[PDB]
Context: bound to proteins that are not shown
RNA sequence: GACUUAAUGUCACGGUACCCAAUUUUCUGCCCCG
RNA sequence: GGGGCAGAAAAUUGGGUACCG
Numbered sequence: 001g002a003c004u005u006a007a008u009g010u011c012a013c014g015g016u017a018c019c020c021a022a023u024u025u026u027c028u029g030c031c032c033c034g
Numbered sequence: 035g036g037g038g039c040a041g042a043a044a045a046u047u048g049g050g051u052a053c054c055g
C1' cells in the first nucleotide's frame, strides 16, 4: 500500500475434449557328413 | 567326431469437429 478492482446491474455450475479404427499378416520343433 | 536356431520383416498413428438473430 503501489503492483491490481469500481460500485444502483457479471447465467460462465452458459459449454463431457468429443467422434472414426480387430496387435495383426507369413512360418511343419525340424534335421547328417567333415 | 560334432550340435545348431531360439525370432526375422512391416505398421509405431492418421484425420474430423466453431448452433449462438
Base pairs, nucleotide, nucleotide: 017051018050019049020048024044025043027041033035
Other pairs, nucleotide, nucleotide, family: 011014cSS012014cSS014015cHS026042cWH030038cWH032036cWW033036cWW

Entry title: Structure of Craspase-NTR.
The RNA from Candidatus Scalindua brodae has 55 modelled nucleotides.
The work is reported in "Target RNA activates the protease activity of Craspase to confer antiviral defense" (Liu et al., Mol.Cell, 2022).
The entry also models zinc ions.
It was solved together with CHAT domain protein and RAMP superfamily protein.
Method: electron microscopy, resolution 3.08 angstrom. The entry became public in 2022.
The reconstruction used 40,262 particles.